[PDB]
């Protein structure tokens, strides 16, 4: 440095629900 | 117009492992 497994954030797109 | 969850997808980042 890549891979892989948990996790956690940001982001496009679906749905659903809630105010 | 807020929020919550669900699938999809790409970006970080923490952990551990293998390479």
């Nucleotide at each position: 440095g890549a891979g892989u497994g948990c996790c956690a954030g940001a982001a496009g797109c679906u749905g659903c629900c809630u105010c | 117009g807020a929020g919550g969850c669900a699938g999809u997808u790409u970006c970080u980042g923490g952990u551990a492992c293998u390479c």

Solved structure of RNA with a sequence from Homo sapiens, 38 nucleotides shown. The work is reported in "The crystal structure of Staufen1 in complex with a physiological RNA sheds light on substrate selectivity" (Lazzaretti et al., Life Sci Alliance, 2018). Method: X-ray diffraction, resolution 1.9 angstroms. The entry became public in 2018. Crystals were grown from: 1.7 M (NH4)2SO4, 100 mM Tri-sodium citrate pH 6.2. Entry title: Structure of ARF1 RNA. Lineage of the source: Eukaryota > Vertebrata > Tetrapoda > Primates > Homo.